[PDB]
Context: one part of a larger RNA, bound to proteins that are not shown
RNA sequence: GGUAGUAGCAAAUAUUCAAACGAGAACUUUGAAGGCCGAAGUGGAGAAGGGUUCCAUGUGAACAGCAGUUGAACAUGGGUCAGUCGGUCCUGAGAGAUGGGCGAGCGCCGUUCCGAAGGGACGGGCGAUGGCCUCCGUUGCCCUCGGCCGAUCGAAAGGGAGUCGGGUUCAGAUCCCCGAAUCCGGAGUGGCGGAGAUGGGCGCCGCGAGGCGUCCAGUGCGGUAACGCGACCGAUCCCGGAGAAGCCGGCGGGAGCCCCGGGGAGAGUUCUCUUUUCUUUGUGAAGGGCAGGGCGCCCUGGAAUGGGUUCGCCCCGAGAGAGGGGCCCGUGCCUUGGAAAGCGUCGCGGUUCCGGCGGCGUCCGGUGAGCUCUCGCUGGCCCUUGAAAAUCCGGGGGAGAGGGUGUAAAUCUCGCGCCGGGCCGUACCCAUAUCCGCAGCAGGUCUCCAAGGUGAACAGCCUCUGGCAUGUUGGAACAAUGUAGGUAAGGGAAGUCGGCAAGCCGGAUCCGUAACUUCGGGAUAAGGAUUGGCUCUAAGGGCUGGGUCGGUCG
RNA sequence: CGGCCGGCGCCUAGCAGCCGACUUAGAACUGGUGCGGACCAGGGGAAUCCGACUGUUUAAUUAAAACAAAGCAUCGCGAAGGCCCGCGGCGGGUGUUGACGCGAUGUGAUUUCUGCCCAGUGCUCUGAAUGUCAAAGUGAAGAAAUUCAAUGAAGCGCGGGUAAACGGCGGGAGUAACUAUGACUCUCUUAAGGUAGCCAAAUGCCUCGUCAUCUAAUUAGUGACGCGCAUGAAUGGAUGAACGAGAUUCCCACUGUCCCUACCUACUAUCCAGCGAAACC
Numbered sequence: 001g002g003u004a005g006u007a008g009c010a011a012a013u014a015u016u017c018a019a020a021c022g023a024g025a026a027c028u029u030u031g032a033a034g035g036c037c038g039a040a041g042u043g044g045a046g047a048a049g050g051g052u053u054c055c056a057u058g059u060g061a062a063c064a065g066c067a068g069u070u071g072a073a074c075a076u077g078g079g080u081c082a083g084u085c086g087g088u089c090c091u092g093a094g095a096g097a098u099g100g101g102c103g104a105g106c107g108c109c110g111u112u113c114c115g116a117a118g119g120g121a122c123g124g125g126c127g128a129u130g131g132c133c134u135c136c137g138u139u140g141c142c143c144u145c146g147g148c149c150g151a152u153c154g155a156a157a158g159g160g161a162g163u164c165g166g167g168u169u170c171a172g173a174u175c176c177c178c179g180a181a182u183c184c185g186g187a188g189u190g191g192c193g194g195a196g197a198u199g200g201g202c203g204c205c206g207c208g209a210g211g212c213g214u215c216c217a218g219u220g221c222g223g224u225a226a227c228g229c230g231a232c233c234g235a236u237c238c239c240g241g242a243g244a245a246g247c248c249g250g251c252g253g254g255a256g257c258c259c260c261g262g263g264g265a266g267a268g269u270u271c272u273c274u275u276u277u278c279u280u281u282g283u284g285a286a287g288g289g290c291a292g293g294g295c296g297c298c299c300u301g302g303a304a305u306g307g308g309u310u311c312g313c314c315c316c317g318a319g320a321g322a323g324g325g326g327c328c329c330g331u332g333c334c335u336u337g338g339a340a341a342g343c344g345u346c347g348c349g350g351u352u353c354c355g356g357c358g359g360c361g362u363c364c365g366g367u368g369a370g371c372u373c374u375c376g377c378u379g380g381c382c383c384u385u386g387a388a389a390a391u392c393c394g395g396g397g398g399a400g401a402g403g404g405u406g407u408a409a410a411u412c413u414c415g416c417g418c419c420g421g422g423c424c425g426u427a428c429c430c431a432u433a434u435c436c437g438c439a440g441c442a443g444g445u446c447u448c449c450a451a452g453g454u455g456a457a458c459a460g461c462c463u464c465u466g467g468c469a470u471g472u473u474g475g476a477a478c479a480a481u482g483u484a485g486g487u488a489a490g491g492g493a494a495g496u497c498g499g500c501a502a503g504c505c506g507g508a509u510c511c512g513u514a515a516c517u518u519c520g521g522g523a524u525a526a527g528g529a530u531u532g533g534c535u536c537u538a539a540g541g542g543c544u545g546g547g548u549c550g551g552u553c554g
Numbered sequence: 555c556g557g558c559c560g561g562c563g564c565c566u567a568g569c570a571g572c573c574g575a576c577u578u579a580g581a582a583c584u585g586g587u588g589c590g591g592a593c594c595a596g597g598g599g600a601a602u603c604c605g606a607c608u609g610u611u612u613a614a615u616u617a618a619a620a621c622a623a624a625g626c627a628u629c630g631c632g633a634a635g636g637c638c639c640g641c642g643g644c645g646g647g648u649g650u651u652g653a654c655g656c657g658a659u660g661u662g663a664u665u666u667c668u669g670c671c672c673a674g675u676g677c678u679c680u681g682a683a684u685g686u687c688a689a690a691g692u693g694a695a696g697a698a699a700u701u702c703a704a705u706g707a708a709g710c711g712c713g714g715g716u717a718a719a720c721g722g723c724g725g726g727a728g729u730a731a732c733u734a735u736g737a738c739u740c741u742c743u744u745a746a747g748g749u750a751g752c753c754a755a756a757u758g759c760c761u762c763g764u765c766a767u768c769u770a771a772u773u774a775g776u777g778a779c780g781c782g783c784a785u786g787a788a789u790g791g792a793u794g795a796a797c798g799a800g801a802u803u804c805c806c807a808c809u810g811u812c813c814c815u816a817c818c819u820a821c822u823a824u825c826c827a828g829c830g831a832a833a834c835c
Stems, first nucleotide, its partner, number of pairs: 001835002008829002015033006035468003043449004049429002054078006063071002083182002085425003089159002094153002100109003120145002123143004128138004163180005183421004191416003199216007219401001220229003233400001237396006246381012258368001259366004263281004267276001286336005292329004297325004306316003342362007349354001382386001435444002451463004473827004482821007490813002494811001499808001507531005516521001518663001532584002535581006541573005549560006585589001597806007604798002609621002625661007636648004665792003669723003674720002676716004681712001685710002692703004726740003751785001752782001763779005
């Protein structure tokens, strides 16, 4: 080259009208209409992976299997702001040095085993320097004290203190600004106050308050108790707790959402009706107070005529019912934060820039085997028993310190006050187009959020918030063959290897249910009747209320 | 109107007011018998074979009767041990273990039963009563190299056990007053000669075995017989409720599988604008 301008550009319901830019419009944008995805989404965010694909501007050479005024294409620029979000810290399964052994050798075995394996600390002594060599720090030496268990690595979903609200960009914000907090570390000369704290006796003075001298006590206080009060010395050492735990069922409390009766504000319909239907109607972390739950916590007392009590359980002389207390969580309500801000309305300043100015409202109640999250009790299962370490805390002891009668040593610091918190990541996609499949491939790829109606339901169908253009093109007809759905008179498997495929039954309520059997099943066996709409009837519950008369008090 | 004091009624057969969630049952009326009106949404019964079941499997032709499974039965080991890894080490796993454990096998729920054989091949036990037996050591003669002799381990030979170890478990004749079969009898043989069960099986060449049933018609199915080429007892036999996207027979209903085809819908195929390959030659 022929094939050949041929196969093909047919998986997931769907587009239409007008305008704008533009030389050029089925594919861009805007508005309107009709649709789909129908909260296990075609929605909103992440992890791994990608690595500028994110944002703005411009071009239409090439690519986006038609086109394009469009793009994840190309060319210019811009964009990722941390003590609190994670790495960084810890260890798990495991990996891997030293000592040791082997090996011709690069090396290998092994992680406590054939090791003088801790270089740390308090108290005392000496020596030296530095700084008002007063007082302290540092270093060196001497004495003393000392188990650890193997160096090290190993998780951006395990453990791990501590930040939230509003505003803000073309693209970043728990990171920027504003406003409120909080954790850790330092704090010497302690910056302050407060606790150890200002008691009694004696001898005097003074009317008294009170003042002086001396002896001492004084490392807190309250409650029968559980325990409480803003603090409330303390070492080497020892003990304990937290960290730190499986799966499943039931119930209860709290919150978010949904539901109902209303008030406002904005609004669709109003040819008839509808006091109308649709949207909104709130407050952070950190403190204080109070509801509400739980206790296998305490005091009085001793109960059979057994009692209390749950959906079920369960408990009681090893102390049940009845009274009075205590503790824990309080994510709920009120308050500081905080109405100043946010939101919905109505009206303006300013040609423009302009994060503005203002009136109003942000309200009152009830319900539910309702969904989700969380908290707390109670059980069931294991020939399954369901992590370690870092880190923090409490307790037992009194080695030691303090000043001595107004002061000090101490504050696992009581309230404030001062200083610092280094390094790395932070854009975007996260999937019928940003990942892996040679690609914008019907494949694959780990999670969170989860409205209304019907309905047993997170089933299927419709709808709201949000999203999109039907999935690498459109127009014109409806030939045969196809792919995917159906309907067929009479017969009912006569078709076929074979009832292959299709069809029949199907939910719920009321009856009924055989042989066999391992007695548990078979079983929704098989086989029957009912199912709409409208109008009624009956049954299934909570809260409060009588202590009324007389007297007295407000 | 509220608080205190005393006896009263003490609703102790309870009533009055106010609220709120959904349900169940019954009745009437009514629509052209329509009513789980869309969606959701079991077709059943009588039997045979296999596997107890739940579970797993050949990613990309085989989901099954295959594997696994609890149950059952054997084997080894008391730690310088059993099994195993490792070129190597006072190495390592079981083992952070100790016979109710670890390691190696067979079979495969429940019930019943588990027949005989150690001839063969395995495994295992002891045994100077021992045939063969290497190296090293001892003796011998030789000048020595040497060869010979005696001694002589384990293992093979020799002797027992063991089959829920591998495995196996016959043939020929005569014989009961019609025939037939055959109780019974004789001989040869191996280590016993297939026992209980079961079958024309998923196992039978003849074979489409014989009879009955299921049909109008059956090489199909089921039920009985055993003559079993070539069934058979943990290489497990028989049975068996429930279960199975396991393999078959029949029946009820159902239906375009068929008599015997037709019509309708959507997307293609068709034509057009644009874009446009490959196999093959």
This is an experimental structure of RNA (28S rRNA, nucleotides 2357 to 3864) from Oryctolagus cuniculus, with 835 nucleotides shown. The reconstruction used 43,135 particles. Among the 49 different proteins in the entry, which are not shown, are 60S RIBOSOMAL PROTEIN EL40, Ribosomal protein L37 and Ribosomal protein L15. The work is reported in "Molecular mechanism of cargo recognition and handover by the mammalian signal recognition particle" (Jomaa et al., Cell Rep, 2021). The entry also models magnesium and zinc ions. Released in 2021, the model rests on electron microscopy data to a resolution of 2.8 angstroms. It holds a match to the Rfam family "Eukaryotic large subunit ribosomal RNA". A reference for the family is Yusupov et al. (2001), "Crystal structure of the ribosome at 5.5 A resolution", Science.